[PDB]
Context: one part of a larger RNA, bound to proteins that are not shown
RNA sequence: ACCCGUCUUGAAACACGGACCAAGGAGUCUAACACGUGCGCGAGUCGGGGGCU
RNA sequence: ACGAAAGCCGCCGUGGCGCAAUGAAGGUGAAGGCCGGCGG
RNA sequence: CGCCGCCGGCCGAGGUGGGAUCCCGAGGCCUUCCAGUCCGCCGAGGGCGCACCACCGGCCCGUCUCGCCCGCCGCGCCGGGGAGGUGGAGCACGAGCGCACGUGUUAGGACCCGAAAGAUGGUGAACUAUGCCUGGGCAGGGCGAAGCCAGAGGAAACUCUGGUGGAGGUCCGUAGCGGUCCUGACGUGCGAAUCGGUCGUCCGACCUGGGUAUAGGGGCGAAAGACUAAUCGAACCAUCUAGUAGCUGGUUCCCUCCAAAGUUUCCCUCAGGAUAGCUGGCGCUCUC
RNA sequence: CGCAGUUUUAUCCGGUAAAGCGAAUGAUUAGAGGUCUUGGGGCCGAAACGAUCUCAACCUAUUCUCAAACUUUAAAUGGGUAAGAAGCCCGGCUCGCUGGUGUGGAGCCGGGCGUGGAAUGCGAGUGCCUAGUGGGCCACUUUUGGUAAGCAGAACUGGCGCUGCGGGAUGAACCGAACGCCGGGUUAAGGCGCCCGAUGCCGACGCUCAUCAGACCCCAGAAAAGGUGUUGGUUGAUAUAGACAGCAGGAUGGUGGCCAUGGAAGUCGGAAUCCGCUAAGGAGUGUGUAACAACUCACCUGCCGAAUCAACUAGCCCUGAAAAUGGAUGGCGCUGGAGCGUCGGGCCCAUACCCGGCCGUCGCUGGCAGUCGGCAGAGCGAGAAAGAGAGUGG
RNA sequence: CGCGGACGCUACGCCGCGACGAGUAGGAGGGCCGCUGCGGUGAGCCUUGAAGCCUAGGGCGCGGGCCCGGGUGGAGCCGCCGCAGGUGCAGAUCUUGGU
Numbered sequence: 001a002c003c004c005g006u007c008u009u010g011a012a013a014c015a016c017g018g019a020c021c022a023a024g025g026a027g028u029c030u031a032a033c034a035c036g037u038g039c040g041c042g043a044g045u046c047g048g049g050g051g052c053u
Numbered sequence: 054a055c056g057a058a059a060g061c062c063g064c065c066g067u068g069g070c071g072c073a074a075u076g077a078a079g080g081u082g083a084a085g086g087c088c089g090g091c092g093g
Numbered sequence: 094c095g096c097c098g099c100c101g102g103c104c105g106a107g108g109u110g111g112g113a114u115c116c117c118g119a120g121g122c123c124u125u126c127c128a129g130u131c132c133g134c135c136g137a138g139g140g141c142g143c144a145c146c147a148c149c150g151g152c153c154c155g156u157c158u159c160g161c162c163c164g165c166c167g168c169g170c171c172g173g174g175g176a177g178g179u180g181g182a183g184c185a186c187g188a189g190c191g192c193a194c195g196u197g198u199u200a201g202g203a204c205c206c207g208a209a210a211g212a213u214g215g216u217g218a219a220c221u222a223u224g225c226c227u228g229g230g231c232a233g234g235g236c237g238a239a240g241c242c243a244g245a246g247g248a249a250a251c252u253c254u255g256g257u258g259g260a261g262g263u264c265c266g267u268a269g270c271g272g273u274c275c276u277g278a279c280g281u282g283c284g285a286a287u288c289g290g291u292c293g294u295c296c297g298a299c300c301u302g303g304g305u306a307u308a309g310g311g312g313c314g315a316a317a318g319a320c321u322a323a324u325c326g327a328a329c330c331a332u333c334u335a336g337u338a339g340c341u342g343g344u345u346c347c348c349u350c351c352a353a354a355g356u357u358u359c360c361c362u363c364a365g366g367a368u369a370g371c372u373g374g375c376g377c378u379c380u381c
Numbered sequence: 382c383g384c385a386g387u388u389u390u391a392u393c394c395g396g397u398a399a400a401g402c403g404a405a406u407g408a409u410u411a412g413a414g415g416u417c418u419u420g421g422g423g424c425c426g427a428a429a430c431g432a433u434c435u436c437a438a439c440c441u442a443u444u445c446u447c448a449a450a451c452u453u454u455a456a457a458u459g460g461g462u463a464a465g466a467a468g469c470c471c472g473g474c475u476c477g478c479u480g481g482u483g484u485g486g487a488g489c490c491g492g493g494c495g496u497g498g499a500a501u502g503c504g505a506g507u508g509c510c511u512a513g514u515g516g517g518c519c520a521c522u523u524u525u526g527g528u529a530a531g532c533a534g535a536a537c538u539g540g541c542g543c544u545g546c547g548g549g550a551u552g553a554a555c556c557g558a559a560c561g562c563c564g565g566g567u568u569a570a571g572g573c574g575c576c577c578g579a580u581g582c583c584g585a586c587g588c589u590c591a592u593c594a595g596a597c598c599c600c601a602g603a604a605a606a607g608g609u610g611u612u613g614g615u616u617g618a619u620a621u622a623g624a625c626a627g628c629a630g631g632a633u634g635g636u637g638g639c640c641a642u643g644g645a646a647g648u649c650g651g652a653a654u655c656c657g658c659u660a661a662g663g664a665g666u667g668u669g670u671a672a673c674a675a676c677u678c679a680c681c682u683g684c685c686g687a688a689u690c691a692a693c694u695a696g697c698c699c700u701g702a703a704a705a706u707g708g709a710u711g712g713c714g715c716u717g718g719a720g721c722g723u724c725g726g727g728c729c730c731a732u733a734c735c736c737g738g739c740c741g742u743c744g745c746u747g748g749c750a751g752u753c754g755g756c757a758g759a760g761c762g763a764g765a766a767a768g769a770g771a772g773u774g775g
Numbered sequence: 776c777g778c779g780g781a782c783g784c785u786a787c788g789c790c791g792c793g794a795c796g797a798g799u800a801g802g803a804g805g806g807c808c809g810c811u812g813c814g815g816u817g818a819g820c821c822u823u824g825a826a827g828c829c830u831a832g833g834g835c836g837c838g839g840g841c842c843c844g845g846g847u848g849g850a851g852c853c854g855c856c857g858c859a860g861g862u863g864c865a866g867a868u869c870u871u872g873g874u
Stems, first nucleotide, its partner, number of pairs: 003018004019874006029201013044070003049065001050062004074081002085104009107149005115140003120135003126775003130771002132768001151184002153181007161174004204343002207340001211333006222307009231297001233265003236261001240257007269294003274290002277288002309325001311321002346806006356369001358367003370514002373510007383503003387500002389464006399454001400452002406448003411443001413441003418438006425431001468494009478485001517541004522536002525533002546557003561739007571729003574713003580726001582725001584724005595715001606700003610697010627684003631681001634656002663678001667676002740796006747790003808863001810860008819852002827847004832843004
Other pairs, nucleotide, nucleotide, family: 008010tHS009553cWS025864tWS025867tHS026343tSS026864tWH027344cWS028203tWS042188tSS043071tWS043187tHS047049tHS047063tWH066067cWS073082tSS076078tHS076079tHS080154tWS083183tWS084105tHS106186tHS112144tHS113142tHS114141cWW118136tWS118137tHS119136tHS121767tWS135766cSS166167cSS201203tHS206341cWW208337tWH209336tWW210334cWW217309tWH218221tWS218307tWH218312tWS222313cSS232266tHS237259tSS237260tHS238259tHS239258tHS247249tHS247250tHS268295tHS272273cHS272291cWS273291cWW283287cWS308311cSS309328tHS310327tHS313319cWW314317tWS347838cSS352800tHS353799tWH354514tSS354543tHH355542tHS357368cWW371512tWW372511cWW395458cWW396397cHS397456tWH398455tWS401404cHS402448tWH404452cWS405451cWS409445cWS410444cWW412442cWW416418cWH417430tWS424432cWW465498cHS466498cWH479484cWW512801cSS518554tWS524534cWS527529tHS527530tHS541553cSS544559cWH545732tSS549599tWS555598cWS557569cSS568730tHS568731tWH570730tWW572579tSS573579cSS578729cSS589718tWW591716tWW593702tHS596714cWW604702tHH605701tHS620687tWS623686tWS623687tHS630681cWW631661tSS631680cWW632665tWS632679tHS635636cHS636664cWH638653cWH638664tWS642644tHS644671tSS646672cHS647665cSS654664tSS659661tHS659662tWS662663tHS665666cHS665678cWS666677cWW669674tHS710713cHH714719tWS718720cHS752783tWH754780tWS755780tWH757759cWS806839tSS809862cWS821850tWS822850tWH824849tSS824850tHS825849tHS825851tSS826848tHS865866cHS
């Protein structure tokens, strides 16, 4: 030196989930916008669509 | 092969955004002063 | 006088305060003492002032008020100009564009799982509900309707007595059909509705096989919202569909630093949002 | 230069607590003194403010008690502002505002004034983007509803939620104190019979006996009323002309007094209720009788001889004091306390405080390119700006 | 004369002083913490034994974790610089399998 997780003003709770173990299992991608950072050029900047090797 | 990549075009910058706003719209659209004399 | 224009020229793109830095410099920074050179350095005071903030003016567009002039290809319901207020996401010596990354808010299945529903198109009457067609089935007894025969009585009407007969959604009671009570047995059963005893009816609105018809907002119902394949106050199957959820549950490695709120206003708002507050992160302008 | 959950020096603001009702409003108690100002009960009065009492209303001085929605007064705590350089003092320009008057006011120019004009403390200003939250709960003082509530609703501050640690035996919010990993020391609140660290002090002075003792904020139980239980105190009496006990005697006449009852004579009842005898006896405190009788009590002497009565009041203890499993000052247990009150030394320990070690964060926006080496010369920490300077003459 | 004078400074490093260290919701930073795959690179490792698994063996790191030894195993694997993500489980009356 009370059993963890959880919602709760308040959990050891006579509140709910949980026998045990392994594997799997839940903030991703696209588009838009805003701000901050990094890079290039700079009153300009950008071929993304097309064409030539 | 990688490569469905990479490179080039500029009379391919068409175009987008920026460079100018305001008004419903017709529209308009971003310093002035001094000297010298005259006219009103 | 001024003011506008003709003109010609000149200056020519604000001001005040605060401003990091920069510029100048009264003097001064010792190795013996004086004068004086160079370089470096410190420095009272004084300046030119970045970015930025505050304030005052100025210019562009709309609108209002008051006014007087100018122009000509067409002198007009024409055009232009001034002063003073006020509305604008404006000007006042550009800062944007492209690419990448992070955070936040969205729309999308949208952190994951989860309804009760709605729609489209289909499958079912092998159970059950009802109609129709065609087959099958139902001991033994009780009561004793009409009709009939005989006898007795009576003037007649007709009546009494004994038989015969075998009717009835008739009674007791088998098979069948059903399911009262024990609120019995069992109740992780023999069984997702069974078992025992006791019961209801048992010639009829009777029981039953097969065939056949009626299909889902429809069927069928001696009507209980009952039955329609263990599903019915709207069957089952696939799809729209990962349907929606202000509501439950879960949400996966370590260390370091900072660290709350349950309050204001509004909302068909009270289990929810927006908004201000409370937090963090990134800085920048300065000061010492 | 600026700032502040703070004080100070000036200056305003307020209508709560308190108080007041002989001051307003609204209540509200009781007596007084006036009068014809009105009404009533009457009387003398045909009547008559002619008169009598009155009862009233009315008026005047007082008097008892009040108010969240009353108030003349009126705090404490509290809310603004100021405590300079953007301030003061000069001079000169502009104005279409204002004007008897370059009047007033405002705005501009230029110059002069630093002892930075209370205390204390502290580096400040400013811009973006932004998550979570938007169920709260508790406590001292204030406070509304309710009988009250571990009830419901507010104000201020601090906590719990989000927080461990020492003490309250046990506990979200109580008392102390807030936390990196350690060694030593010392304390807070609370404690020191044993559980259990510390009194195993030759601790101080008292109080208290419980056949229900008591035993520490929050807190976990009791009231009115009582006690000749015990201990303090306040007031009033009496006591060497000998008090309170205690052991004894006398309670007597007017008078069996009268208003009274069938009868009450001192003894049931109501006004009366004084006298001589005395050291003393009450026209009687009670017992008893139809009434007496009779006894007794008050008064005072006899014996002994020092403190004695009454009313209150306050501490501890007791009565008041009754619930359901067996039962809880924490338990044991404790009575020259291990109980209650007032106090003293000593001692015990927390993650608090002090010194030291180590880890990390933050700040100093601190230091280091100078490893300047035989082509050398070892420096930049020391109160108070700036040369380990180069060369020119005297 | 004698030819001599330590260490240091991956400056994204090293060094020196002071004060400080509670924390749910939440925010930020650092991970020479961990998993899979790609571009570079280690004249990397490996049938004289890779991955995986077991371990009263030895250690390092505050921690995430990691490095050695032994055993079993029998064919591939890892470090560093960047890049990318279907990247870390104790819970969900979670799914499947097993006891």